[PDB]
Context: one part of a larger RNA, bound to proteins that are not shown
RNA sequence: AUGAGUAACGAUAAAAGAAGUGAGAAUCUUCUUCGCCGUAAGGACAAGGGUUCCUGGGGAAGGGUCGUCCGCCCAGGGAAAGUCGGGACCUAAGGUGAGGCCGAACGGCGCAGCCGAUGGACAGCAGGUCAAGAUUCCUGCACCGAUCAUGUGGAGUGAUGGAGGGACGCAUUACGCUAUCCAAUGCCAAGCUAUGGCUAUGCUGGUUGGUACGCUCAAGGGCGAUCGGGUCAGAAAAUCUACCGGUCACAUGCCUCAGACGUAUCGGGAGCUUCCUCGGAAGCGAAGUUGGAAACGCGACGGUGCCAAGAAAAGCUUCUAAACGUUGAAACAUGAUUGCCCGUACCGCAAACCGACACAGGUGUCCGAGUGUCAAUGCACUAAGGCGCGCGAGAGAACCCUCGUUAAGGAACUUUGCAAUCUCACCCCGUAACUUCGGAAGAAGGGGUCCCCACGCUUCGCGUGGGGCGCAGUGAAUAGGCCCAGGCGACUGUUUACCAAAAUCACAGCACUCUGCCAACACGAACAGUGGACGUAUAGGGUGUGACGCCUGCCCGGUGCCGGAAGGUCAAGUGGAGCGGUGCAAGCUGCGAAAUGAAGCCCCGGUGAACGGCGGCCGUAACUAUAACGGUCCUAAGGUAGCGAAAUUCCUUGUCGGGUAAGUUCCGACCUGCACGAAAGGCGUAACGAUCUGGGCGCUGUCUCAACGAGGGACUCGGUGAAAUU
Repeated sequence: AUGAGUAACGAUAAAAGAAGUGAGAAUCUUCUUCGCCGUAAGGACAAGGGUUCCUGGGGAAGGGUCGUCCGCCCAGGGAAAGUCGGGACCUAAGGUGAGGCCGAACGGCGCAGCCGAUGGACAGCAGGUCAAGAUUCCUGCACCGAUCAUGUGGAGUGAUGGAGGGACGCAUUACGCUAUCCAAUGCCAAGCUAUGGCUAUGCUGGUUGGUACGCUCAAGGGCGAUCGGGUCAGAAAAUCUACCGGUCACAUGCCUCAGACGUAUCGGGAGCUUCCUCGGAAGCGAAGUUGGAAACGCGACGGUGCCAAGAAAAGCUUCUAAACGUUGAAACAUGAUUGCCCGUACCGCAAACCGACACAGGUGUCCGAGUGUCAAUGCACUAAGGCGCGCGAGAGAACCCUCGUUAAGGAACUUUGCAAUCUCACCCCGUAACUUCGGAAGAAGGGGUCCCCACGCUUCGCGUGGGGCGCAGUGAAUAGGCCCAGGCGACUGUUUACCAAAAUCACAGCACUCUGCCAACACGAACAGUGGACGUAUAGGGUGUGACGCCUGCCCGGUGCCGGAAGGUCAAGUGGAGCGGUGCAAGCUGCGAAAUGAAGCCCCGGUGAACGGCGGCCGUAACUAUAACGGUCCUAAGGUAGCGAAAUUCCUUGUCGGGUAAGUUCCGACCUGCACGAAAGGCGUAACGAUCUGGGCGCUGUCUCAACGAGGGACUCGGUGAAAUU
């Protein structure tokens, strides 16, 4: 190039007009409305990103169209900390780690010490405002340590060691308050009379935050003191701590004050004003009620109950050691001085983070208003706030998706009621087999539900009576269809990220077995170190079974484990009788037999909740033959219960019964178990199941058989414009 001007333009939350701008506007700006979120689609942090923030400009490309616009491009501005977070403090897992322990090398460990926040600790609140920062800047009034000066000084200061303390769980819950929200002919401010009425007793809006003091109120919460003794405990010391002993007026007072009221003061405050420059700038300032609700927040380290028994270290308090002092020791008051480093913009449930995208996904914590509704962070509508999801316009065919309704019938559909309907909240009535007495159970089923009025009661409310309106009163939204009977698994749980959630795995319970502690067992270069376990056989490892109940048979021949031992055994070695080589030889030297010689195998016994085994078969009229047969039984043995056409059955739609008009499926029974059977557990079992299987009731477009409707595409026009294939 083709596919082709084709699919598509990324949630169906939705748009309309005016006005402005501009070379050009459905897309930008303003106005008026409309629509959509509102435990969110609003607000605030963290992680991450990195200038995306603000201003002014720009328009090639990026934007699924268009852009005059933008999270894009250019320039310049913007981020302020003694008190928030991190560091100059602390320790956890973990990482390190001189010495020290191991290892062909590189290296693996490793006590103290050290690093390490996700935790401990720790001094600032209320406001204001840049176009863009704010517990940082400005204002107002606090606080902290540190250093010095003046005074109160007038003898102690107390570490690198001691003690106290910090120091901690889950569930539930009493009392008081606040944040905060509601009501009103409380208070304050504004103006209006609509369209039939109202003329305010209508309507709208606002209604106290910090600080200080105050004999005002106040629930709740915290509480021993001292003497003495004991050396032996804290290495030692010791007014500290822990023991032991003595002693101190139980109701409480001793102590604290969440918060409230008051007063004062600093803010804020509906709005009012004035000026004005695609609309901001400054100035000003009213009221502060009563009644009610109410936190997971605060008082608080509260009360009670439970078993699985709930960090460390520093700061802090206390005591000595040493030390320097003891006419300057702590401690206090005021004043001055001082105040490091990094973090702060903006996005931050998202168009700015992770997803190649301005992607229907994913992302941790806090906040999260009102009305209605048994409650609620549920559901509907809505406030504040945010947004209409960056193609648009018309059409109103097939067909496709998502929905509304549907005559008669009602599962006749189909592999299967798959799908979709019915059911639906709260109150009262009522409720089976069965059972482990908890349950099954919301079993089933029936009634009620709205408005007014009176009466009663414990209020937001409800009961009772009578009246009222509609087809209908959880009047809209959230909102169980039920049952009968099998299989499997007991149960809650778990699994194949991306075709299986189950009868898989795990499970409590049970059994076998190993393991005496430097335990078995396991990771290791390894006599290191570590797990096991700072555990100790009521512990630990390994294996199987799988609540619970009744039970768990026969076979030890083979195999594996435990045990036995006469003997047969068997390697290196110990032992060399004996054979050869060489040299003339002392000698050097090649091979090498008995006897002896470990564990282990052979062999003997035991062992099943060890691996396993619990079976071959005898005879039929006719053409080298099909549905059907009754049952004797070889290997160590040859099925005890219970079960049986089964998740197990070949023959197979076995045979009878059930249900059905009709039943290869399901149920029950039968036994002829091709080819059940007892911890690879056997047979049951209430309860539990998005398990599997059959049946019923109800209800339904599943179906006879399809219609009509809606919305989103598909079609048409303008804009941008792919793909696999060839």
Notes: The PDB entry is titled "Crystal structure of the 50S ribosomal subunit from Deinococcus radiodurans". This is an experimental structure of RNA (23S ribosomal RNA, nucleotides 1262 to 2017) from Deinococcus radiodurans, with 726 nucleotides shown. The 2015 paper behind the entry is "Crystallographic characterization of the ribosomal binding site and molecular mechanism of action of Hygromycin A". An Rfam search finds the family "Bacterial large subunit ribosomal RNA" in it. The family is grouped with related families in Rfam's "LSU clan". On this family, see Yusupov et al., Science 2001: "Crystal structure of the ribosome at 5.5 A resolution". Crystallisation conditions: HEPES, sodium hydroxide, magnesium chloride, ammonium chloride, 2-mercaptoethanol, spermidine, 2-ethyl-1, 3-hexanediol, ethanol. The structure was determined by X-ray diffraction at 2.9 A resolution and released in 2015.